The RNA (23S ribosomal RNA, nucleotides 536 to 1282) from Spinacia oleracea has 741 modelled nucleotides. It comes from the structure "Structure of the chloroplast ribosome with chl-RRF and hibernation-promoting factor". The 2018 paper behind the entry is "Structure of the chloroplast ribosome with chl-RRF and hibernation-promoting factor". Among the 53 different proteins in the entry, which are not shown, are bS1c. An Rfam search finds the family "Bacterial large subunit ribosomal RNA" in it. The family is grouped with related families in Rfam's "LSU clan". The family has 102 seed sequences and 51,934 matches in Rfam 15.1. Its family is annotated with structural constituent of ribosome and ribosome in the Gene Ontology.

[PDB]
Context: one part of a larger RNA, bound to proteins that are not shown
RNA sequence: CUCAAGCAGUGGGAGGGGGACCAGACCCUGACCGCGUGCCUGUUGAAGAAUGAGCCGGCGACUCAUAGGCAGUGGCUUGGUUAAGGGAACCCACCGGAGCCGUAGCGAAAGCGAGUCUUCAUAGGGCAAUUGUCACUGCUUAUGGACCCGAACCUGGGUGAUCUAUCCAUGACCAGGAUGAAGCUUGGGUGAAACUAAGUGGAGGUCCGAACCGACUGAUGUUGAAGAAUCAGCGGAUGAGUUGUGGUUAGGGGUGAAAUGCCACUCGAACCCAGAGCUAGCUGGUUCUCCCCGAAAUGCGUUGAGGCGCAGCAGUUGACUGGACAUCUAGGGGUAAAGCACUGUUUCGGUGCGGGCCGC
RNA sequence: GGUACCAAAUCGAGGCAAACUCUGAAUACUAGAUAUGACCUCCAAAUAACAGGGGUCAAGGUCGGCCAGUGAGACGAUGGGGGAUAAGCUUCAUCGUCGAGAGGGAAACAGCCCGGAUCACCAGCUAAGGCCCCUAAAUGACCGCUCAGUGAUAAAGGAGGUAGGGGUGCAGAGACAGCCAGGAGGUUUGCCUAGAAGCAGCCACCCUUGAAAGAGUGCGUAAUAGCUCACUGAUCGAGCGCUCUUGCGCCGAAGAUGAACGGGGCUAAGCGGUCUGCCGAAGCUGUGGGAUGUAAAAAAACAUCGGUAGGGGAGCGUUCCGUGUUAGGGAGAAACGCGUGCGUGAGCCGCGUUGGACGAAGCGGAAGCGAGAAUGUCGGC
Numbered sequence: 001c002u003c004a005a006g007c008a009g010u011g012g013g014a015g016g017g018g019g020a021c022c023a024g025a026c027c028c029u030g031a032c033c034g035c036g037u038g039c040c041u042g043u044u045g046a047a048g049a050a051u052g053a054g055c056c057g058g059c060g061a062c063u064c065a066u067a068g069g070c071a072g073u074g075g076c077u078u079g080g081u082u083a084a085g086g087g088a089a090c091c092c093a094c095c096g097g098a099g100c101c102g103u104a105g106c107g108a109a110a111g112c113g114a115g116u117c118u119u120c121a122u123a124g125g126g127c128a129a130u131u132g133u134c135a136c137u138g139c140u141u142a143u144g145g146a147c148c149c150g151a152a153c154c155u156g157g158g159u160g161a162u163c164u165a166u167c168c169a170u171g172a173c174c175a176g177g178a179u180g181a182a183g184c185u186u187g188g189g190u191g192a193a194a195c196u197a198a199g200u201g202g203a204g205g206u207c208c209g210a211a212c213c214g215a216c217u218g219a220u221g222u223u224g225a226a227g228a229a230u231c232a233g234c235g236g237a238u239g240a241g242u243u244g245u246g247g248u249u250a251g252g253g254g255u256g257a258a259a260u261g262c263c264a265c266u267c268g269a270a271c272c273c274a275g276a277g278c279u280a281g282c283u284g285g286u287u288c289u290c291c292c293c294g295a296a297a298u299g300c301g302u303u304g305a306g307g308c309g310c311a312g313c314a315g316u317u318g319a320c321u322g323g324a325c326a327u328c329u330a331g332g333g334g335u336a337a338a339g340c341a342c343u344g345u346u347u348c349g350g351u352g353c354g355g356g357c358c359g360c
Numbered sequence: 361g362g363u364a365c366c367a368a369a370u371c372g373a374g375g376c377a378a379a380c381u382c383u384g385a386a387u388a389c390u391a392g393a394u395a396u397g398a399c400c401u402c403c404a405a406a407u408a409a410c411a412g413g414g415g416u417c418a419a420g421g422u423c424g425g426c427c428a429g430u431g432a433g434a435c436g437a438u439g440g441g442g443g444a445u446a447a448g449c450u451u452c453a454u455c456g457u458c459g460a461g462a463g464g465g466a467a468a469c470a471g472c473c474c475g476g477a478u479c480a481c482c483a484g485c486u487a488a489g490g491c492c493c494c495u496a497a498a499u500g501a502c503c504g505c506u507c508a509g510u511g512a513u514a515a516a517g518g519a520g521g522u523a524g525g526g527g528u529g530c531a532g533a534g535a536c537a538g539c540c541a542g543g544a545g546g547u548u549u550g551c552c553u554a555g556a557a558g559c560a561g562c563c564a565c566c567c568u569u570g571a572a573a574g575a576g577u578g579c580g581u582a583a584u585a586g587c588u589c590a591c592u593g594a595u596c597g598a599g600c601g602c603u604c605u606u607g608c609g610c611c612g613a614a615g616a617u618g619a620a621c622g623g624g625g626c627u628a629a630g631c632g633g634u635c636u637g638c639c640g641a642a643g644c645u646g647u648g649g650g651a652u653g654u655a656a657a658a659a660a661a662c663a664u665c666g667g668u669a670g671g672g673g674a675g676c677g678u679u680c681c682g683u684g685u686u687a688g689g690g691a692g693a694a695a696c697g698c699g700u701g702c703g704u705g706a707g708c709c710g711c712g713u714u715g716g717a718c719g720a721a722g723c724g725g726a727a728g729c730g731a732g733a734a735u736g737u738c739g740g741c
Stems, first nucleotide, its partner, number of pairs: 009035004015029004039052001041050001054741006064144013079101003085095002105112002115127004147285002150282001154275006165249001167247007174239001176208003179204001183200006212236003216233005251267001253263003260269001288675006298311005312430002315426007326394006337383001338381002343377003347373005397417005433458007441450002463474003478649004483645003489639003492624003500635006511626001517611002521608005527602004538595001540593003544568002550562001574589001578587002650665005676730001678727006688718001695714001696712004701708002
């Protein structure tokens, strides 16, 4: 504070309250008016209904070594300087001058030389006629993981068949009830057979249906009771069956009644460790303050197009210049406009070539 | 061999063109020439004239060294192309703004208009644009228009809308509307038809009588007939008709959640013209500070100080080392929590009913040095 409405504050400041300094001050509260489109990221442009952050605190990102170049400062300039290595432990006094930089260039080279190369020719032209060095700090470049986080992947060596996929050895289990093949027997039949009727027999990748093994449909569950289950039905159920125990096959592989399926909830090439901080021209992120200046999204090229290099535009430093703005004048074009003289296109009306039409 | 109709050239008239030009600008480009940028102090006078000297400040480019980012552009204006003379489309050229730009106006609204934020003031003048109330300023003045809530939104076309304007015709020897009367005959032309004197219709549209009448406007009939018009006569007494045209408006003008066009509302508080005041930005003026450059100490002076990527310059703070077994510290350190203090800010300086042993400043040095974000990360809630 219960007639309100609003990135929540801010400038005004009603009414009320408060305190060791004092008090026209200060702090707390905030009637009501006005203004005000969260932060970063990153975009032509985001309050944006684009991204990121549940909140608080901590950890958390251009560093390091060694070289190249530039600037600033210092030392020496009688040119400068040491490296390794020694050196009371180191630091450090003092040694160590091997080397490196700077003193002559031109040329492919021989070679010559303030000249040389090119050349018939110094005719001309190209280059050159000189020049400090060692450190510290800083900005940059290069090599290393190299500003930080991040891949899917590759490779090597190992671990795995208690899951599952095949297989081997040895064991175990499949309630109950049906259907009634061949064969055999007994007859019929025949010259003997073929053929044929009964009975017996109990075969089958046979039938119905529990256990067991499977998982077709639907519902439920779907931050589930459960990382695939429950409920109701469903398939096979003496077979190519199911299952236990103990074993076998290991990744450029094995296995596969073959789906690219399975191989320890992981498989178009398993898992762990190492190379490895692999690489990522791609995303994201990159932390204190004040002052001055201040862009570009254009062109060329690119196995390039959302990258990079150069130019163009910034900053900083140095040198040489005097322009910029405004005014006038000169110079060459071939656009607007204009036009049909050329090239094309086009309307109407005359003359009508030659002939079509009726036609010597 | 003759003629209407068939087109190979030319004449006259008349057009068009980015890739046609007998001609040909404006701008732009190139080069040259001319010219006082401002302020202060002053030769003289210390009026004037703008007049000298001296001094200060600002301002344009080229060639290089070191070393960045950029290489997705956007709308608008103009000039065109592609497209559909469509696109908040696309692609080039010359400019402006946004990008990197706050402020004011536009109801809200990067690209439009004014104008480029060093800072403060409970001072003032203005720009674009506005002055009924919400909501700051004249419910101001004068001359006109609109009556549609037009005022916000689109055309062809339509119209005795309204206020005008410019032509044209008609009228006191009578216009305009209104009422009354007439509105004939012939060469019935011919043609078409079975038939039509004008009226299915074709051609034609001459003449007579008269004040006025037509090879007859419309209605109707197959055709008759009829109705009726133009025209004239009178009645009646001041205006009347035809055709263009300007300004503001009307219709055309229909959409999906709900006035939706800032609102409320307004007949001026709308539109056009004209005069004079006022409001109105972070612009300008005035007053007072800071910083940068000129610039090398101060001072005073002039100019400058929006800014992303990005570059340069000057500084704060953290932990540790040297001075250092520092100063100080159980008479209370670090830390934590506080503050009518100071600074451009990062921060500094101080305080304490907390805390219970460490540890500055100054002159210097080195880094595991500054966090709000990375579906960051650990822990806690």